RNA sequence: GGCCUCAGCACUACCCCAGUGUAGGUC
Numbered sequence: 001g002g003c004c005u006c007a008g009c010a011c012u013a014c015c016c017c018a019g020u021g022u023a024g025g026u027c
Base pairs, nucleotide, nucleotide: 001027002026003025004024008022009021010020011019012018
C1' cells in the first nucleotide's frame, strides 16, 4: 500500500445487563 470489519482491541458503564471509544483483520 491493498483487500475486509465496525468487528476486533483498550476503556468503561450500568435502568450499559450494554455501552464507550479507538483503530485495525488480512495479502

The RNA (IV-B RNA) has 27 modelled nucleotides. The PDB entry is titled "The structure of subdomain IV-B from the CVB-3 IRES". It was solved by solution NMR. Keywords: hairpin, RNA, Coxsackievirus B3, Internal Ribosomal Entry Site.